Shown are 119 nucleotides from a PDB entry: RNA (crRNA (61-MER)) from Escherichia coli, together with DNA.
The 2016 paper behind the entry is "Structural basis for promiscuous PAM recognition in type I-E Cascade from E. coli".
Keywords: CRISPR Cascade, Immune System-RNA Complex.
The structure was determined by X-ray diffraction at 3.21 angstrom resolution and released in 2016.

Context: bound to proteins that are not shown
DNA sequence: CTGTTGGCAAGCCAGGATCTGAACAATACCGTCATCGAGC
DNA sequence: GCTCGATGTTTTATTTATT
RNA backbone atom coordinates (compact mmCIF):
# COMPACT_ATOMS: atom_id res chain seq x y z
C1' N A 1 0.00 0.00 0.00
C1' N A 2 -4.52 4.87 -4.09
C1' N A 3 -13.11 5.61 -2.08
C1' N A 4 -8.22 1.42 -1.47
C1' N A 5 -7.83 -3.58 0.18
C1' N A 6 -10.39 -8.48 -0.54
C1' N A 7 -13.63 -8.77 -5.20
C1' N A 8 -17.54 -14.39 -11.31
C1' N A 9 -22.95 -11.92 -13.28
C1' N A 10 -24.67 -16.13 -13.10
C1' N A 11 -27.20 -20.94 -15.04
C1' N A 12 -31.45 -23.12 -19.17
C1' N A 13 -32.92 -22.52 -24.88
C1' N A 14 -33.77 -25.90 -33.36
C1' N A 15 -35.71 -20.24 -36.72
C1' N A 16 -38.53 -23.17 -38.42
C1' N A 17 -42.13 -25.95 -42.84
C1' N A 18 -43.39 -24.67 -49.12
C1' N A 19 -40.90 -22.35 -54.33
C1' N A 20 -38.84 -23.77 -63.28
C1' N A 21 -36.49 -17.23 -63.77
C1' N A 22 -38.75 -18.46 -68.56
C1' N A 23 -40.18 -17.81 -74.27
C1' N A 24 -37.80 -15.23 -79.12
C1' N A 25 -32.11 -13.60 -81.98
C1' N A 26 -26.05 -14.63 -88.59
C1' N A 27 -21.50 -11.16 -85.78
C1' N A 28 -21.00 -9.12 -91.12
C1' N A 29 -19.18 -7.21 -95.46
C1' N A 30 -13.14 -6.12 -98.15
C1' N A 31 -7.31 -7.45 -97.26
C1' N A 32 0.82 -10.33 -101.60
C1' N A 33 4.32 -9.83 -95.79
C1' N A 34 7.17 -8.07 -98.99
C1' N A 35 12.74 -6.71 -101.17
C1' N A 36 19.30 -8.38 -100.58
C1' N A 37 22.73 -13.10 -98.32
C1' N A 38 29.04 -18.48 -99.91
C1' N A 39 28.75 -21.26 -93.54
C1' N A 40 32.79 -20.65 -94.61
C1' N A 41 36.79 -19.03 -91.59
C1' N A 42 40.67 -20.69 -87.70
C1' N A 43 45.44 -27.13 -86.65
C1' N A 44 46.41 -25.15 -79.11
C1' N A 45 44.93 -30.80 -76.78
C1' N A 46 46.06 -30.90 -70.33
C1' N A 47 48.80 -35.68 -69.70
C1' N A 48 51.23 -40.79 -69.51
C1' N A 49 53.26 -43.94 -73.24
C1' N A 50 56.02 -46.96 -78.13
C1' N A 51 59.03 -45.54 -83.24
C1' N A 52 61.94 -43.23 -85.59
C1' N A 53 64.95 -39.11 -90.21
C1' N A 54 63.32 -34.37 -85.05
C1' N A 55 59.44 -33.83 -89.50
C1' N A 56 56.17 -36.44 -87.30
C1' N A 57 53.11 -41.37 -86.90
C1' N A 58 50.82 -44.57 -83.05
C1' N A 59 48.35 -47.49 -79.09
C1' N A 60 46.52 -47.16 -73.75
C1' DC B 1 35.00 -15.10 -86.36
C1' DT B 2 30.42 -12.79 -87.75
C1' DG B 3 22.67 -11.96 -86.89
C1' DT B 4 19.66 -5.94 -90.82
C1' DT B 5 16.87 -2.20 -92.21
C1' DG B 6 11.98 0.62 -94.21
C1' DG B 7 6.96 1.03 -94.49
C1' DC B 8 2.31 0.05 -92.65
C1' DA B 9 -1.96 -1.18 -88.90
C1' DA B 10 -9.41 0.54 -91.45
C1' DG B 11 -14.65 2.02 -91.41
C1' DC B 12 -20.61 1.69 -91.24
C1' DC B 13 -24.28 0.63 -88.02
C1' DA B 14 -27.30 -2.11 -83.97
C1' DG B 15 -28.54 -4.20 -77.54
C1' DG B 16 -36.33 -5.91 -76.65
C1' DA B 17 -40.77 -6.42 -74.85
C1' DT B 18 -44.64 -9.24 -71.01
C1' DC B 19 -45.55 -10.18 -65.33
C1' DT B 20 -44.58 -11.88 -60.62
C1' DG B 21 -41.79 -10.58 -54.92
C1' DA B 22 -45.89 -15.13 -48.71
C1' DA B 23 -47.82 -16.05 -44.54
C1' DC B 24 -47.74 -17.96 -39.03
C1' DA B 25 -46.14 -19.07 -34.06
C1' DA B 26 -43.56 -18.14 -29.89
C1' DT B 27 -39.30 -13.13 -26.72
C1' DA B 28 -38.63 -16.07 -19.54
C1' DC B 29 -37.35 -16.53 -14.08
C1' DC B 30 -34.08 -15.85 -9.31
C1' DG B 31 -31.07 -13.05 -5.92
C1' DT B 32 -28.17 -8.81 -4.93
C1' DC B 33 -33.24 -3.75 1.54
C1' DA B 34 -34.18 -4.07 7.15
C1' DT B 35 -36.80 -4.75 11.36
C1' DC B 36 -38.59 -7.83 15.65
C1' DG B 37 -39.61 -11.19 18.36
C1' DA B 38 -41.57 -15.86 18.27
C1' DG B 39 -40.76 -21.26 16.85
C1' DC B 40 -37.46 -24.64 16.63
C1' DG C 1 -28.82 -20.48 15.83
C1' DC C 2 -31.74 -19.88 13.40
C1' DT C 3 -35.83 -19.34 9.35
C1' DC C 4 -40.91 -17.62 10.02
C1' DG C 5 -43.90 -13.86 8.68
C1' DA C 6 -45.90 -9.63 9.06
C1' DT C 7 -44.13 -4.96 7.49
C1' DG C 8 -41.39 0.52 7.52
C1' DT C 9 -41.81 2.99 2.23
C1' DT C 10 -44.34 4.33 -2.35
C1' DT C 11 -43.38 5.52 -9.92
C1' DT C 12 -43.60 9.57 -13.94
C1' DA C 13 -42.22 11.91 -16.91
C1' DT C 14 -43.64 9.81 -25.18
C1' DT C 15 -45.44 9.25 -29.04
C1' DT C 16 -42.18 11.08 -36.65
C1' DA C 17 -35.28 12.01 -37.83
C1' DT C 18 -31.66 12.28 -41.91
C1' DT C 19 -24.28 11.48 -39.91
RNA sequence: AUAAACCGACGGUAUUGUUCAGAUCCUGGCUUGCCAACAGGAGUUCCCCGCGCCAGCGGG